[PDB]
Context: bound to proteins that are not shown
RNA sequence: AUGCAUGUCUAAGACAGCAU
Numbered sequence: 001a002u003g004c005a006u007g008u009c010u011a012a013g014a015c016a017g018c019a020u
Stems, first nucleotide, its partner, number of pairs: 001020004006016004
């Protein structure tokens, strides 16, 4: 950087995680 059929919260956002 991207992604998620992962989770957490003051939730179109933040954060944790995984994957690439």

The PDB entry is titled "Bacteriophage Qbeta coat protein in complex with RNA operator hairpin". RNA operator hairpin: 20 nucleotides with solved positions. On the sample the depositors note: Chemical synthesis. Keywords: Alpha Beta 2-Layer Sandwich, Levivirus coat protein, Structural, Translational repressor, RNA binding, Virion, STRUCTURAL PROTEIN. It was solved together with Coat protein. Rumnieks and Tars published it in J.Mol.Biol. in 2014: "Crystal structure of the bacteriophage q beta coat protein in complex with the RNA operator of the replicase gene". Ions in the entry include zinc.